[PDB]
RNA sequence: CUGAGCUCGAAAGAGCAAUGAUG
Repeated sequence: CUGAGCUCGAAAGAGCAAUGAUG
C1' cells in the first nucleotide's frame, strides 16, 4: 500500500479486534 475482521462439524459458541484485522 488495502481498510472489517480470522480458525473449528454456516455466524447460535469461544479468543484478540477501529487503542487499525489479512497478504